[PDB]
The depositors describe the entry as "Crystal structure of a Signal Recognition Particle Alu domain in the elongation arrest conformation". The RNA (SRP RNA) has 110 modelled nucleotides. Crystals were grown from: 17.5% PEG 3350, 2.5% GLYCEROL, 0.3 M AMMONIUM SULPHATE AND 0.1 M SODIUM ACETATE AT PH 4.6. Keywords: SIGNALING PROTEIN, SIGNAL RECOGNITION PARTICLE, TRANSLATION, RNA FOLDING. It was solved by X-ray crystallography to 3.35 angstroms. It was solved together with SIGNAL RECOGNITION PARTICLE 9 KDA PROTEIN and SIGNAL RECOGNITION PARTICLE 14 KDA PROTEIN. The work is reported in "Crystal Structure of a Signal Recognition Particle Alu Domain in the Elongation Arrest Conformation" (Bousset et al., RNA, 2014).
RNA sequence: GGGGCUAGGCCGGGGGGUUCGGCGUCCCCUGUAACCGGAAACCGCCGAUAUGCCGGGGCCGAAGCCCGAGGGGCGGUUCCCGUAAGGGUUCCCACCCUCGGGCGUGCCUC
Numbered sequence: 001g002g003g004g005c006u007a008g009g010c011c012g013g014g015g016g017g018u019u020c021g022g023c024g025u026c027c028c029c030u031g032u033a034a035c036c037g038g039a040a041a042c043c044g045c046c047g048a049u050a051u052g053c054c055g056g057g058g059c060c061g062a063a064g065c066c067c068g069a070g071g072g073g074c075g076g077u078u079c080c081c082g083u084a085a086g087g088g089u090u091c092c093c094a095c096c097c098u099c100g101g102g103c104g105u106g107c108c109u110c
Base pairs, nucleotide, nucleotide: 001110002109003108004107005106008060009059010058011057012030013029014028015027016026020047021046022045023044024043035056036055037054038053064103065102066101067100068099069098070097071096072095075092076091079088080087081086
C1' cells in the first nucleotide's frame, strides 16, 4: 500500500439580553456538502473541570481534536476630534490562511 475493525471525530460558530457564573429556549451578526425529533424564563443541563439536557440518524474513521501567536476579513464595541455629517481609535469577532505547540496517530489480516 489493499482489506476488516474499534477508540474517536464532524453534522456549525460568535455577539447581546438574562445569570453569581457557563451553556439553552429570546434577539442579533454569520458558516457548511452536512441532522431529524422532544422539553425548557413559575425554567432545562450544569459549577471556573461549567461553553447545554434527553431520544434517534448520517457521514468520517485513526481520523482528528484542542490551546497560543500573527495575517486576511465581517459584524459589534471603547475612547478622542467635530455642532453635525464625518474622521481617528481600543478591544472582541462569523468566515479564511500561515506559523508554533499539546493529546492521539490504536487492534487484526493479505